[PDB]
Context: bound to proteins that are not shown
RNA sequence: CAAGAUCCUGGUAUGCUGGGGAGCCUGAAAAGGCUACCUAGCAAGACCCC
RNA sequence: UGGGGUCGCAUUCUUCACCCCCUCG
RNA sequence: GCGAGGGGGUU
DNA sequence: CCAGGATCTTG
Numbered sequence: 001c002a003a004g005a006u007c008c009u010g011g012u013a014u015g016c017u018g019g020g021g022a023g024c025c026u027g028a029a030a031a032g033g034c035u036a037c038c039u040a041g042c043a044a045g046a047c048c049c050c
Numbered sequence: 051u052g053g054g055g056u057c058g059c060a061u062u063c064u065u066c067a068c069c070c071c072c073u074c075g
Numbered sequence: 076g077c078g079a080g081g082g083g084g085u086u
Numbered sequence: 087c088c089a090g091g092a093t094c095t096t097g
Stems, first nucleotide, its partner, number of pairs: 004094008015042006022035005045057006068083004073078001
Other pairs, nucleotide, nucleotide, family: 001097tWS002096tWW003095cWW021022cHS021036cWH027030tHS043058tWS044058tHS067084cWW072079cWW074077cWW075076cWS
């Protein structure tokens, strides 16, 4: 005497599931798929305070 | 009857029981 | 004594 | 993935 090593704190973007649907592809008796996107949650839960 | 706030994947023998250290009352 | 944090427990 | 803290311990 820098870089790290460990965390810690604050964030982001996906992804998963549930609810949706812009486009496309089927099925058309109705509702299935794909690609995105929107939205809620993202340990089970516990303890407060009201 | 929901709503809001904080904890919830560490400290490798859980819980139980004994001993020691530390914090608050 | 009164709860939380930790620690240790020999074969 | 991102910035930046706090701290050690090397020197």